RNA sequence: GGACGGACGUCCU
RNA sequence: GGACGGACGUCCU
Repeated sequence: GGACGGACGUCCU
Repeated sequence: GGACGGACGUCCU
């Protein structure tokens, strides 16, 4: 640096 | 339900 995870925030009328 | 965002966790034999 990235992938993935539940929670969260914003959005998707 | 999804996308994205930062914190946290794991993975990147």

An RNA: 26 nucleotides with solved positions. Primary citation: Pallan et al., Rna (2008), "Effects of N2,N2-dimethylguanosine on RNA structure and stability: crystal structure of an RNA duplex with tandem m2 2G:A pairs". The entry is indexed under RNA, N2, N2-dimethyl guanosine, X-ray crystal structure, m22G:A pair, rRNA, tRNA. The depositors describe the entry as "Effects of N2,N2-dimethylguanosine on RNA structure and stability: crystal structure of an RNA duplex with tandem m22G:A pairs". The structure was determined by X-ray diffraction at 1.8 angstrom resolution and released in 2008.